[PDB]
Context: bound to proteins that are not shown
RNA sequence: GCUUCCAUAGCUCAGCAGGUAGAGC
RNA sequence: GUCAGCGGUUCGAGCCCGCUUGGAAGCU
Numbered sequence: 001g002c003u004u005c006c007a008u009a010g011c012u013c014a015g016c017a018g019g020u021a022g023a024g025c
Numbered sequence: 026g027u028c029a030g031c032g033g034u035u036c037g038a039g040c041c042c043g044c045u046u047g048g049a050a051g052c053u
Stems, first nucleotide, its partner, number of pairs: 001052007010025001012023002019036001029045005
């Protein structure tokens, strides 16, 4: 550099079906 | 909790599409 996958309150882990945003202390 | 930030699609975006920051693998 390439490809893919991540950056979710205070930490972990969702939200693996677009409908004013969650679960443990 | 401004669901990293700016912009777009949409009636409506953490979730879909660009762009720009920072990370973690593998590259026959």

This is an experimental structure of RNA (TRNA(THR)), with 53 nucleotides shown. It was solved together with RIBONUCLEASE Z. It comes from the structure "Crystal Structure of RNAse Z/tRNA(Thr) complex". Rfam match: tRNA. Rfam 15.1 lists 5,335,975 matches to the family in 14,413 species. By type it is a transfer RNA. Gene Ontology term of the family: triplet codon-amino acid adaptor activity. Clan: tRNA clan. The work is reported in "Structure of the ubiquitous 3' processing enzyme RNase Z bound to transfer RNA" (Li de la Sierra-Gallay et al., Nat.Struct.Mol.Biol., 2006). Crystallisation conditions: 28% PEG MME 2000, 0.1M Na-MES, pH 6.5, VAPOR DIFFUSION, HANGING DROP, temperature 293K. The entry is indexed under PROTEIN-tRNA COMPLEX; ZINC-DEPENDENT METAL HYDROLASE; tRNA MATURASE, HYDROLASE-RNA COMPLEX.